Primary citation: Trachman 3rd. et al., Nat. Chem. Biol. (2019), "Structure and functional reselection of the Mango-III fluorogenic RNA aptamer". An RNA: 37 nucleotides with solved positions.
[PDB]
RNA sequence: GUACGAAGGAAGGUUUGGUAUGGGGUAGUUGUCGUAC
Ligand code: HZD
Numbered sequence: 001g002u003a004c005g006a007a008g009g010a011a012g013g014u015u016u017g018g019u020a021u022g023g024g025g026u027a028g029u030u031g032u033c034g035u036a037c
Stems, first nucleotide, its partner, number of pairs: 001037006011030001
C1' cells in the first nucleotide's frame, strides 16, 4: 500500500477530511490500531 477487522473526543481539526458529532453509518470522507498478503 491492498484486503478484512477494530476503537469517540483523554489522537486531532469548530471558517475543520465531512450537508452524518457517528467509529464513518450504500457512499463521499483525517489520523491511528490488529491480522493477512
Ligand atoms: C466539521 C472535539 C469533535 C469533532 C470535530 C469536528 C467534526 C467537522 C462542523 C459541522 C457538519 C456538517 C454542515 C455545514 C455547510 C456546507 C452545503 C450543503 C449543500 C447541499 C446540496 C443541495 C440540491 C439540494 C439537498 C441541496 C464533523 C464531525 C462529524 C460529521 C461531520 C463533520 C472537531 C472537534 C474539535 C475541534 C475541531 C473539530 N471535536 N466535524 N464540523 N453544506 N437538495 N441539498 O466540519 O459540520 O456541516 O455544511 O452547502 O438535499 S443539492 S466531527
Annotation
Method: X-ray crystallography, resolution 1.55 A. The entry became public in 2019. Keywords: Aptamer, fluorescence, RNA, G-quadruplex. The PDB entry is titled "Structure of the Mango-III (A10U) aptamer bound to TO1-Biotin". Crystals were grown from: 0.1 M NaCacodylate pH 7.1, PEG3350 16%, 0.25 M Magnesium Acetate.